[PDB]
Context: one part of a larger RNA, bound to proteins that are not shown
RNA sequence: UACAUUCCAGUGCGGAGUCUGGAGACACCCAGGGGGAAGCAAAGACCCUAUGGAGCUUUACUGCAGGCUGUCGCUGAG
RNA sequence: GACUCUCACUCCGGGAGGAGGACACCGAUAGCCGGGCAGUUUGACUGGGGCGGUACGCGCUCGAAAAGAUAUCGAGCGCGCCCUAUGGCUAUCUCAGCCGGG
RNA sequence: GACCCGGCGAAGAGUGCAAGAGCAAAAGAUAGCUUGACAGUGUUCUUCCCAACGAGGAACGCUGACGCGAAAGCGUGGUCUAGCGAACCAAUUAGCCUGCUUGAUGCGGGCAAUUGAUGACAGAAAAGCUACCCUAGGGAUAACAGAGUCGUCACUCGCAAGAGCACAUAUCGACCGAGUGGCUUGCUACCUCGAUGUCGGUUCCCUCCAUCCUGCCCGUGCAGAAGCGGGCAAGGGUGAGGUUGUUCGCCUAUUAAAGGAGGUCGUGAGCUGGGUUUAGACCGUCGUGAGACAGGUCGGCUGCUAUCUACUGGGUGUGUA
RNA sequence: GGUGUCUGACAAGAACGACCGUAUAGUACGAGAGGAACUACGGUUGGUGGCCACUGGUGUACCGGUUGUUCGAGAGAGCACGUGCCGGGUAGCCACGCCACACGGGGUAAGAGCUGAACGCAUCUAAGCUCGAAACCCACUUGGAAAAGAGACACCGCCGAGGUCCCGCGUACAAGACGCGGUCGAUAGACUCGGGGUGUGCGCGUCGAGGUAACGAGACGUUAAGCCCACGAGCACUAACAGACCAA
Ligand code: EMK
Numbered sequence: 001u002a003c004a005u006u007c008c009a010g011u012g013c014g015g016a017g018u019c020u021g022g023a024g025a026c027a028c029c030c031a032g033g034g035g036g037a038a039g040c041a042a043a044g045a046c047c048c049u050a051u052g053g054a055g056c057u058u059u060a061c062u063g064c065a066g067g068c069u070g071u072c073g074c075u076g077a078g
Numbered sequence: 079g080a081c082u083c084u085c086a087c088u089c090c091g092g093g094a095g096g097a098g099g100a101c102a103c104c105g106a107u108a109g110c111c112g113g114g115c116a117g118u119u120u121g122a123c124u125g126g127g128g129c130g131g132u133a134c135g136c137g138c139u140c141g142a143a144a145a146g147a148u149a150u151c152g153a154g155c156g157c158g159c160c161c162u163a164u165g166g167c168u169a170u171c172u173c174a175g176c177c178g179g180g
Numbered sequence: 181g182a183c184c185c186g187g188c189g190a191a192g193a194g195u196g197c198a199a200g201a202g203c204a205a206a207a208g209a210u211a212g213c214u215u216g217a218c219a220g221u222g223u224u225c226u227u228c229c230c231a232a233c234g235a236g237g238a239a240c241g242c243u244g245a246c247g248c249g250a251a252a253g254c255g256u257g258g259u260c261u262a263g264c265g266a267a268c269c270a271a272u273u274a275g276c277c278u279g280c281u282u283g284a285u286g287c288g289g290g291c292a293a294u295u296g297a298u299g300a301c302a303g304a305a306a307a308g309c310u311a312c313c314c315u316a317g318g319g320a321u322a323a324c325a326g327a328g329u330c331g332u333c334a335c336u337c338g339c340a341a342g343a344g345c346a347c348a349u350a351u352c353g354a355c356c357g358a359g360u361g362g363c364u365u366g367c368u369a370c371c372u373c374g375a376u377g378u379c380g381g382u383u384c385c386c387u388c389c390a391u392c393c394u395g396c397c398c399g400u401g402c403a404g405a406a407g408c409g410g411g412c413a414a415g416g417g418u419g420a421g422g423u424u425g426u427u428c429g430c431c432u433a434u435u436a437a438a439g440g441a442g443g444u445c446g447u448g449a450g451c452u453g454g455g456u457u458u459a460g461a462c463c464g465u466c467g468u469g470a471g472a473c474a475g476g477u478c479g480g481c482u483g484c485u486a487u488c489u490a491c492u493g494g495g496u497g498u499g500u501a
Numbered sequence: 502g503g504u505g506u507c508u509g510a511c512a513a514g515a516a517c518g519a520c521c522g523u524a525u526a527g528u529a530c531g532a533g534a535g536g537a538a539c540u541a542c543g544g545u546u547g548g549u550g551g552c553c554a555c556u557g558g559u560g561u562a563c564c565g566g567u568u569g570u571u572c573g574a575g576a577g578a579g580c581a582c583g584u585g586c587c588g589g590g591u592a593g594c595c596a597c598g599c600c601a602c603a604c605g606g607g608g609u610a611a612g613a614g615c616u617g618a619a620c621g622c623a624u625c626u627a628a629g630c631u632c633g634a635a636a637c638c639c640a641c642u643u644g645g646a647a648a649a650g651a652g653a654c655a656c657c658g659c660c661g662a663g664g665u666c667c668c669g670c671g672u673a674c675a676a677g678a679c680g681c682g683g684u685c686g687a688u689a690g691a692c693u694c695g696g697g698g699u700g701u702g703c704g705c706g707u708c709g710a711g712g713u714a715a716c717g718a719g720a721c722g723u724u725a726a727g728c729c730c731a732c733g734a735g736c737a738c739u740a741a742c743a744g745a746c747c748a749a
Stems, first nucleotide, its partner, number of pairs: 002018002006023005026497007035489003039484002047318004052314002054310004060118005066111008076083003087098004121134001122132002130151001135157006158301001159196001160258002165214007173192001175188006194203002197263001199261003218244009246255003269296005275291005325372001326370001327368003331365001333361006342352002378455002380452003384446001385443005392417003395412006420432003460478004464473003502657006511644004517547008530535001548602005556596004563589005568581005591731001605639003612632004663747004667683005688740003692735004696730004704723005711716001
C1' cells in the first nucleotide's frame, strides 16, 4: 500500500485480521463504552555511533585584547 | 649613577599667571601577568557506554583440530635491556647428582 | 657440605633474561691471545602463509681489511626465536657537486651515512562539563516489555545419615543425586530507536494449581476436644484497617480462611500521578572549575470527532417458501 | 399466504457459597479437666434475580413560611441560576426497604470394600461388582427456527385470511422495534365524585401593646379552610373521524 466477517492454536525476524491447522461466519444499518489494529499524532528528546554542532569550564592545546614594566621617538639647557 | 633648570609637552586659572616638566600623555617595541575573548583538540579497542583493563608494537608454550594459515577482555608468561666480555679464536678439558678413601 | 684421589654417570649442569628448542673430544668449563660487535655492495627469505605493503630482522654471497689456528676452518656480536621507529629539521663523518654577467671572501643549497622520537609503537603539536541543549542515524548498541537460557529463584522426586525416651519413614530431616516450572535474579543482544508510555494503585474480565478455607478421604507420638502430616478436589470464597508511593513487608481487630501465580511483570486512544526520570532550588559528598551523584529534599504537563476489527444492546432485508 | 401455540440442536449460570446458634448433650469419650457427631430446626453473611404494601431517600409537580427589591399600598406577582432561602411532600424512580434463589437422582476421584484369578493359598483388580467429594452429568433458570436435515401442530385463507398507512394511547421505547384501543368503544382529554399533598385563603367582624387621633405587629372567628394532584371511578361532552392501500 492493498485485501479485510473473525476466533483458538501454531508458525514466522522470537509480539499475525492476511501464513498453517481447525473452529466459527446470511447481508446491511442504529446506539454504545473503547479490548485489538504492538491504533493516530511528532524521521526517539533516553542510549550508543559521527575524526557532527553549540553553550559553559579550566593550572587542555594555540592565540588575541587588556594591565604592569624596560627601551626608542616626541626631547631641550647646565 | 646622581642632580639642577626651562623651552617643547601636560594640567589648573576668565585672565595675568600658577603647578608640573623633559617625566607624563601619544606613537613603536620588548619581558611579565592575562578563559576577559577567539579558534580548536580531548583517539581506538570494549558481550552497549562509563569506570576497570590493553588482548594498541614485540617474543615463547597451549588454545590450533599431526603440512601452512587461524579468533575472543582465551590459559601460562615474558620484551622495551644487559654484557669489552657475558664478544671472537685457539689450546686444554667435561658437566649435574650419587658412592667409596683422606 | 672447603680441597685432594678413585669409581658410576648422553647430559638431569651449564649456556645473561620468558617459554619452547639446540649443544658433550661442545654451542658448556678453564687458560691464553684477540677486537669480525669491521668497511663496501648484494642475493634470498621474513615482516606480509597463500597474496600487494615500509621500518626492522635473519640466513647466504661477492669485495676490502683483519684476528686466532699447523691447517682445513672459524669470526658479518652473545646457540635460535623479543630488546624496536617514517618524512621535515639539527648535530656529526669524509670526499665531492653547486649558489642567477664575472672574480674573490663570507654565509648558504646538495649527493652518502650516523645520532636525536613519535610505546596510540606504518608517526596529529591537544583537557573537560551540558539535566539548557541541537543534528545526523542506529534496534549495527543500552534502558521497559517480548524471545532464548536457567546459574539464581520456586516447586518436586530419588537415597535416607541422623532425631524423634525405644523406634528412619506420626513427625523432622543433612549430604549427594535426578528433575519440572518460567513467578525472582542474572546472561544474551533475536524483535522494536520515521516511539510498543514507566512503578504502585485503581477499575473490569478470563485463567492456572504447586489448595489458604469449604466437601470427601488416609495416617498419627489418633481416648475425647484439638492439633500435626498426607490424598482427591480449582464449584465458591479468600474481606476491613495503621506507617510507607511503594511492590514487598511490619502491625491491629475481625474471619470458615482472610492461598499464591499468568493474562505486554492484563488493564494510561480507562483513571490517578504519590515513586522514577527534563527544564527551577537546597543539603551532604566529590570536583580547581563548568559540573556530578545507581544519595536525600521542595516544585514541576497526561493530546486525538473510532475507519476496520471485537463485544454489549437495538433495527432492516434476503433465505427457508 | 396468514394467525396462534410449540419444539430444542446448541448456548450461559455460582444461582447459589459460607458461617453462627438450638435441640442432640454437659451426652459419647475421659480419673478429671475438658468435651464431640448423625440428624431436625432457627438465623446471619457474601453472591443472584425481582419488587415498592412497609421504613428510608428524592421529588427545581405541588402547598406553606419568609428576606431584599420592583410593580404606589393591599391583593397578586417578577427577579435573587437554571427552586432567593426555609418547612412539608403525592406519583414515579429507588435501597438503607421488601420478596425469592432445593431436595433428589446418575456417573466418578481419593478412599472403604465384595467376588476373584494369574500364583491351588492370599489379594479391592487383572475381567466383574457394592459404595463414595462443595467437584462431573441431570434436576432449576435464561437465550435459542438461519438448527442449510433452515423444524412441529391446529385453524383461517387464496378474492380475499391477514397486514400496512391512518387515528387515541402506553404494561414499551434514543431511531427502528414492542404493546393496547379505535363507536360492535372508556383509548386520551374536559367535567364531577373518590383518593391524595399542604395546613387554615381573599375579604369582613371582634380583639390588640399603645397612641388625642391617625395609625397598629399580631390574635380569634368565618375556615377539617384556600390552593394543588403525573392516581382511580363515573361519564361518549370533545377527540379515536373520514378514509387510502398491499395481499396467495
Ligand atoms: C500535549 F519507543 S523505561 C500532549 C503531549 C503529547 C506529546 C507530543 C505529541 C506531538 C504534539 N504536538 C506532554 C501538539 C501539542 C497538543 C497539546 C498531552 C501526547 C510530542 C505530536 C501541537 C506530557 C497535542 C495541547 C495544546 C508527556 C511528555 C510530552 C513531551 C508526559 C504524555 C506538538 C508524547 C508522546 O511525547 O507526546 C510520547 O505521546 C513520547 N509517547 C513523548 C516525547 C510516544 O502536548 O504530552 O507533544 O501542543 O495540541 O497537548 O507525554 O513526554 O508533552 C511515549 N519507549 C513513548 N520509550 C519505547 N519511551 C518504545 C519502549 C520503552 C518504554 C519505557 C522505558 C524503556 C522503553 C522504564 C516508549 C514513551 O526505561 C516511550 O523508561 O516502550
Description: Solved structure of RNA (23S RIBOSOMAL RNA, nucleotides 2059 to 2914) from Haloarcula marismortui, 749 nucleotides shown. The organism belongs to Haloarcula, within Archaea. Crystallisation conditions: PEG6000, KCL, NH4CL, MGCl2, pH 5.8, VAPOR DIFFUSION, SITTING DROP, temperature 292K, temperature 292.0K. Rfam match: Archaeal large subunit ribosomal RNA. Gene Ontology terms of the family: ribosome and structural constituent of ribosome. Its Rfam clan is "LSU clan". It was solved by X-ray crystallography to 2.7 angstrom. The entry has 28 different proteins, among them 50S ribosomal protein L4P, 50S ribosomal protein L13P and 50S ribosomal protein L30P.